[PDB]
Context: bound to proteins that are not shown
RNA sequence: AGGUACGUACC
RNA sequence: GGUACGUACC
Numbered sequence: 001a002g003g004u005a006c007g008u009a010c011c
Numbered sequence: 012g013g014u015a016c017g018u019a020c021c
Stems, first nucleotide, its partner, number of pairs: 002021010
Other pairs, nucleotide, nucleotide, family: none
């Protein structure tokens, strides 16, 4: 870099 | 729905 999950946010 | 950021693990 990308992936999975959790979390938060903005339109 | 779309997008962004944070963390952990790959």
Record summary: This is an experimental structure of RNA, with 21 nucleotides shown. The entry also contains Melanoma differentiation associated protein-5, not shown here. Released in 2016, the model rests on X-ray crystallography data to a resolution of 2.6 angstroms. It comes from the structure "Crystal structure of chicken MDA5 with 5'p 10-mer dsRNA and ADP-Mg2+ at 2.6 A resolution (orthorhombic form)". The entry is indexed under Innate immune pattern recognition receptor, RIG-I like helicase, dsRNA dependent ATPase, zinc-containing CTD domain, immune system. Crystals were grown by vapor diffusion, sitting drop at pH 7.